Shown are 399 nucleotides from a PDB entry: RNA (28S rRNA, nucleotides 4570 to 5069) from Oryctolagus cuniculus. Rfam match: Eukaryotic large subunit ribosomal RNA. Released in 2024, the model rests on electron microscopy data to a resolution of 2.8 angstroms. The PDB entry is titled "80S ribosome with angiogenin". Among the 75 different proteins in the entry, which are not shown, are 40S ribosomal protein S13, 60S ribosomal protein L11 and eL42.
Context: one part of a larger RNA, bound to proteins that are not shown
């Protein structure tokens, strides 16, 4: 930027694709359970942290040619004053602005189920998670949250 | 722009409609309601 | 509305192996079937998962025509032949009818903005006497106390 | 009795100078805006 909805435009849907959070310490449970003793845990809380994502500049730092505003070398305008050149002359402070885990925010809900452990219950008069049936079930899996928005579509305005 | 008449050019393919339950399949459709609640 | 009986049906016959329409055409006359029928302008609603010109009041006019038996006439009977017969006012384009109804806009460049930027794009702004620009003045703020002046402030020197 | 010369000091001076170009308010001041170009029909 094309498609093509008659040209425009305004709000919007969402088919696809991407896709993300993560570990761990500390306090509490408790010197309890356990154990002859020495030792010495866990759920549920609480307080933070590591990576890692996305941001963001109030503040703290960093940058600075607002060439900003003093300093101050060496020349040059007759001095003063006011400048200017030295390939940013050097150097002090600095707005703004960009910008650092070097500063500060924020990071999420579900479903089917694996692995396993069962519940009924047969095969096989007894038993059995299992074969019909049934349950719980997890950093995985798939959706949402979150990015893009289709040679996909909707309302709806004005339409010389 | 909208409503409402006769031609010309393209572009094709067609050659009478079915206007509907829901679903089960080791079961079903249809009535009659005497029957019992909205 | 459901549930329950009951009573029919199941190689589904209230069947997709079904159902519906069904047109040669007109003319005149009898029978059967219609009479609540067939055909025409307005209002009424139901309808949203990607919404029908769908049904329902009256209308002034139209007919026992409409369909199924049947009399009676006649539609170029084009002489044995192919794309016939529709859906078809079909879609999509010019160009004329004719008339009623109506409509009087935006985009895009330019030019501005800098929440944006290689460039394009992107956010904006451009007359209600109000806008927006320019300058000025305030506000904020950086740096550190200007020139000029006056100083019995000044190490000291020179008249 | 002053005067001149002299870096620097003090007073006037939190002075003097910048401060939107991409700060933030003025409605002082002075122009300035009812414009162009291109195209778009179901």
């Nucleotide at each position: 930027g094309a498609u093509g909805u008659g040209u425009u435009g305004u709000u919007g849907c969402c088919a696809u694709g991407g896709u993300a959070a993560u570990c761990c310490u500390g306090c509490u449970c408790a010197g309890u359970a356990c154990g002859a003793g020495a030792g010495g845990a866990a759920c549920c809380g609480c307080a933070g942290g590591u990576u890692c994502a996305g941001a963001c500049a109030u503040u703290u730092g960093g940058u600075g040619u607002a060439u900003g505003u003093g300093c101050u070398u060496g020349g040059c305008u007759g001095a003063g004053g006011a400048g200017c050149c030295a390939a940013u002359g050097g150097g002090g402070c600095g707005a703004a602005g960009c910008u650092a885990c070097c500063a500060u925010c924020u990071g999420u809900g579900g479903g089917a189920u694996u692995a396993u452990g069962a519940c009924u219950g047969a095969a096989c008069g007894c038993c059995u998670c299992u074969a019909a049936g049934u349950c719980a079930g997890a950093a995985u899996c798939c959706c949402g949250c979150c990015c893009a928005g289709g040679c996909g579509g909707a309302a709806c305005g004005a339409u010389a | 722009g909208c409503c409402g008449g006769a031609g010309c050019c393209u572009c094709g393919g067609u050659u009478g409609g079915c206007c509907u339950c829901g679903g089960a399949u080791a079961g079903c459709c249809g009535g009659u309601c005497c029957c019992c609640c909205g | 509305g459901g549930g329950g009986u009951c009573c029919g049906g199941u190689g589904c016959g209230g069947a997709g192996a079904g159902c519906c329409c069904u047109u040669c055409g007109u003319c005149c006359c009898g029978g059967g079937a219609a009479a609540c029928g067939g055909g025409g302008c307005g209002g009424c609603c139901g309808g949203a998962a990607a919404g029908g010109g769908g049904g329902c009041c009256g209308c002034c006019c139209u007919c026992u025509c409409g369909c199924c038996c049947g009399u009676c006439a006649c539609g170029c009977a084009c002489c044995g032949c192919a794309c016939g017969u529709u859906c078809g006012u079909g879609g999509g384009g010019a160009a004329c009818c004719u008339g009623g109804c109506g409509c009087u806009a935006a985009a895009c460049c330019a030019u501005u903005c800098g929440u944006a930027g290689a460039c394009g794009a992107c956010c904006u702004g451009c007359u209600u006497c109000u806008g927006g620009g320019u300058c000025g003045g305030g506000g904020u703020u950086u740096c550190g106390u200007a020139c000029g002046u006056a100083g019995c402030a000044g190490a000291g020197c020179a008249g | 009795g002053c005067u001149g010369c002299g870096a620097u000091c003090u007073a006037u001076u939190g002075a003097a100078a910048g401060u939107c170009a991409g700060c933030c308010c003025u409605c002082g001041a002075c122009a300035c805006a009812a414009g162009g170009g291109u195209u778009u029909g179901u």